[PDB]
Context: one part of a larger RNA, bound to proteins that are not shown
RNA sequence: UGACGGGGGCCCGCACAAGCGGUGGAGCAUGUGGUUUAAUUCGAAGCAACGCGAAGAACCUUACCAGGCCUUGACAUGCUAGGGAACCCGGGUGAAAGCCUGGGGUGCCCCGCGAGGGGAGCCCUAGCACAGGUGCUGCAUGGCCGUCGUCAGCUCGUGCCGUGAGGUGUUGGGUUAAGUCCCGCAACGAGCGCAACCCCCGCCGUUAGUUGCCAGCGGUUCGGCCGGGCACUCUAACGGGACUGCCCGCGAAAGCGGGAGGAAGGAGGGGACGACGUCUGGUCAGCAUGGCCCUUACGGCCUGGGCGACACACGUGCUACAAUGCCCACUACAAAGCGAUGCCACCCGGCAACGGGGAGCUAAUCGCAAAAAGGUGGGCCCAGUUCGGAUUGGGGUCUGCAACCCGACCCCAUGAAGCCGGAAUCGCUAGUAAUCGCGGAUCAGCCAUGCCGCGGUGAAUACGUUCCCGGGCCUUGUACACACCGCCCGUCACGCCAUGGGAGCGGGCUCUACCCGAAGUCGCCGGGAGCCUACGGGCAGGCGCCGAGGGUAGGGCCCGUGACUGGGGCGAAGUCGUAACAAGGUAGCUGUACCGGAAGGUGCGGCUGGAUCACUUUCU
Repeated sequence: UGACGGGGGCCCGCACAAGCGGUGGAGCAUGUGGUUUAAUUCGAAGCAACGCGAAGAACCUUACCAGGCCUUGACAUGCUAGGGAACCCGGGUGAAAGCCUGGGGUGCCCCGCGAGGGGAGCCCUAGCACAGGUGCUGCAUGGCCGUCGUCAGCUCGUGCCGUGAGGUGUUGGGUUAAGUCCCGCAACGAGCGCAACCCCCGCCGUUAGUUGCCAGCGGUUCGGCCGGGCACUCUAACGGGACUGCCCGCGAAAGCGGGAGGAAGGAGGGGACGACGUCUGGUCAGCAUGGCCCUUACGGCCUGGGCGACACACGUGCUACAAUGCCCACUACAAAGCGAUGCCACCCGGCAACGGGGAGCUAAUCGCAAAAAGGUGGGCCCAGUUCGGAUUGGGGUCUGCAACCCGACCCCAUGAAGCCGGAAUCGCUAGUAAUCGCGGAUCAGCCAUGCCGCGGUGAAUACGUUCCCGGGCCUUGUACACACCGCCCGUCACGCCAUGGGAGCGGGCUCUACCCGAAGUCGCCGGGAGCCUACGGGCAGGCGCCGAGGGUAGGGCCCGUGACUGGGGCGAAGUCGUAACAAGGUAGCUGUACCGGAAGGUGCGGCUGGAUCACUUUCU
């Protein structure tokens, strides 16, 4: 400075509560896991993967698998050699692909009487330089998207403070959906964001009337169908309209409550828009793109199979369980969109899907269309039922070269589970939820019950913020900083190593006491105990003290080895629990004392180097 807290304060979001419908049970659709397979292509994975890429898998698509076949190759550029193909129909074979193959025709700027010699292009073998790969890597990347979050924030310039990281401004009081605005302020302004500028819906006007209408009228096959006016509706170009503008109450201001006028009030409603950044988020199979890998195939081509396998499991959905319902009939109201080598009216045939016919349209002028919930009448009478429509049998239509694997649709027959769903869990605050049906993109057709969008009908509830989840601001503690999915402690296990205690042996220096004591100097004797003698003395010799060294007993001191044994240091990912750091989830620490696999618990006292005054959910 952050992030975080089982710290504090303030505040938001269908976050909870309030409420209405639902998921979780069933059948089925679809996506996924798993399993299976020759293959069952690939990616997506908590939120932020799972009706996601795939807004259309029978072949195609396709990336997969089997088999058959080709190799400068399905596509680009260039090139050295060859007979000649400017160019266009056949044959053999074969699942096709492909392989072998036969024959029509040969123009042009070049040189010749022609012969023919020959050079240019669009093809063809032969060898060349290259192609191609949805083959690896989205942590090598671009682009684009998802996400926190349309959350209210993230910054800069200059000045100011600080040694510095940094702070101030952006904090504070008020107010807002909002760093919205007021306000105060060592800051004064600004950028990205908020908002506004764009689109749609709500009211009025103007401009234009092959939509419109008895408006007032005249013609009626009494249908705005002809006349015919465009008024109204509508179409759509443009334009006006709200600004807290006015009144009242409160307020320092911004602005808040309330009132009138007004189609609309104070962001009228819904969109488009998504900051600095985070998720080493997603995607190299959209597309590019660096690197790596493949060549006779990790290229290419086909026919067929697979992506549609299934004992299981989950997500998202559809259709239901019925009487505020189901069936039949008659009948009234939409919006937005679509129509070629299509949308298909009224016609005919068929119960029908649909087939034949054929008008208009070229589309505010025709068609798709019937809107459905609704309303009126009748049926059913509470039953697994005239609820439900799964499954299976049979017949058939259509699209397509072709529907076995693997299509949709119609008709007959069959008629399953399901009587409103355990733990748990999801959406939604108003034309919203719920419910009803319509259109479109993709597309031959369709497995759409999906997606995008359009209108009809039309609720309940919100005391409140305590709790759960995400988030914003201020503050505080922190041992966190790939930031609590953080950190981190002690025992134990494994490995390497140093090491303390150590009875018992091994070697040694040492001191005291007694004892033995070489050499030598020194001392005494030197004797009728030897040699010399001038008798004075000398020598030999003897004894003694001291003395190196040795021995015995005893004490202390050191070194190597020492079974037994105590702990220690180091060594990516072993075991147990979680003590400490956020009030660390029982404040911590501390001296001492006891106790316990371990961290540690508890008692007594102390300290603050404790957060805010009031039940437990480890670890990562």
The PDB entry is titled "Structure of the Thermus thermophilus 30S ribosomal subunit complexed with a human anti-codon stem loop (HASL) of transfer RNA Lysine 3 (TRNALYS3) bound to an mRNA with an AAG-codon in the A-site and paromomycin". 16S rRNA, nucleotides 898 to 1521 from Thermus thermophilus: 620 nucleotides with solved positions. It holds a match to the Rfam family "Bacterial small subunit ribosomal RNA". Its family is annotated with ribosome and structural constituent of ribosome in the Gene Ontology. Vendeix et al. published it in J.Mol.Biol. in 2012: "Human tRNA(Lys3)(UUU) Is Pre-Structured by Natural Modifications for Cognate and Wobble Codon Binding through Keto-Enol Tautomerism". The model includes bound paromomycin (PAR). The organism belongs to Thermus thermophilus, within Bacteria. It was solved by X-ray crystallography to 2.8 angstrom. The entry also models magnesium and zinc ions. Among the 20 different proteins in the entry, which are not shown, are 30S ribosomal protein S13, 30S ribosomal protein S6 and 30S ribosomal protein S19. Crystallisation conditions: MPD, NH4Cl, KCl, CaCl2, magnesium acetate, sodium cacodylate, pH 6.5, VAPOR DIFFUSION, HANGING DROP, temperature 277K.